[PDB]
Context: bound to proteins that are not shown
């Protein structure tokens, strides 16, 4: 980058 | 995966 | 366990 | 009685 939206995902409950 | 209320299914790593 | 098939 | 599936409300 992207998905996504008040917080995560994008491999290691 | 707090609370009601409707549907389906039944014993088994 | 190499399975991915909506006329 | 047990387990799932939708849905209202917060």
């Nucleotide at each position: 980058a992207g998905u996504a939206g008040u917080a995560a995902c994008a491999a290691g409950a | 995966u707090u609370u009601u209320u409707u549907c389906c299914g039944u014993c088994u790593c | 366990u190499u399975c991915u098939g909506c006329u | 009685a047990c387990g799932g599936a939708a849905a209202a409300a917060a």

An RNA structure (vRNA; mRNA), in which 43 nucleotides are resolved. The PDB entry is titled "Bat Influenza A polymerase stuttering complex using 44-mer vRNA template with intact oligo(U) sequence". Released in 2020, the model rests on electron microscopy data to a resolution of 3.04 A.